[PDB]
C1' cells in the first nucleotide's frame, strides 16, 4: 500500500489559519462553492470497530473437535467521523392496484470506516 474475509452506515457532532477552483467516490439525477470548494494546519466535538472492567457472563447447534447468538458501565491511547439516509437512484425479487403510476418493502453490486489475515 494492496487484496480476501467479517462487522457497521435514516442516529450523533464544527469553530478559527494559511491557501484561492472546485467538490459531494464512479454514472444519472439533485445539492454544495468567493457570504469560499478541495487541500494542509490547529483547536474543540461526535463516536466506540481496536481499547478496559473480563480474553465477561448465558443460550444454541454439534458424534466430538469446533462452530453460533446476545448485554452493561467507561473512554483520548491505534484508527474514524463532524452538509443533505452512504443526499437519491442505477442489479434483481416481493406485496399493493383494474392495471399503472416515485406506491412502498427485501435483497444484492458499488462505496466508506474498522478488526482480523496473508506479499
Ligand atoms: N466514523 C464514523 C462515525 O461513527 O462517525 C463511522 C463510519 S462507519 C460507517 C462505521 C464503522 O467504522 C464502525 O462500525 C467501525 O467499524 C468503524 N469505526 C472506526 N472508528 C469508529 C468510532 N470512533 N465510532 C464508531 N465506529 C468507528
Nucleotide at each position: 500500500g494492496u487484496u480476501c474475509u467479517u462487522a457497521u452506515c435514516a442516529a450523533g457532532a464544527g469553530a478559527a489559519g494559511c491557501a484561492g477552483a472546485g467538490g459531494g467516490a464512479c454514472u444519472g439525477g439533485c445539492c454544495c462553492g468567493a457570504c469560499g470548494a478541495a487541500g494542509c494546519u490547529u483547536c474543540a466535538g461526535c463516536a466506540a470497530c481496536c481499547g478496559g472492567u473480563g480474553u465477561a457472563a448465558u443460550g444454541g447447534c454439534g458424534a466430538a473437535a469446533g462452530c453460533c447468538a446476545u448485554g452493561a458501565c467507561c473512554a483520548a491511547g491505534g484508527u474514524g467521523c463532524u452538509a443533505a439516509a452512504u443526499c437519491c437512484a442505477g442489479c434483481a425479487a416481493g406485496c399493493u392496484c383494474g392495471a399503472a403510476c416515485a406506491g412502498c418493502u427485501u435483497g444484492g453490486a458499488a462505496g466508506a470506516u474498522a478488526a482480523g489475515a496473508a506479499c
YitJ S box/SAM-I riboswitch with a sequence from Bacillus subtilis: 119 nucleotides with solved positions. An Rfam search finds the family "SAM riboswitch aptamer (S box leader)" in it. From the family's description: The SAM riboswitch is found upstream of a number of genes which code for proteins involved in methionine or cysteine biosynthesis in Gram-positive bacteria. The SAM riboswitch acts at the level of transcription termination control. The predicted structure consists of a complex stem-loop region followed by a single stem loop terminator region. Its Rfam clan is "SAM clan". Method: X-ray crystallography, resolution 3.02 A. The entry became public in 2013. Ions in the entry include magnesium. NCBI's taxonomy places the organism under Bacteria, Bacilli, Caryophanales, Bacillaceae, Bacillus subtilis subsp. subtilis. The model includes bound s-adenosylmethionine (SAM).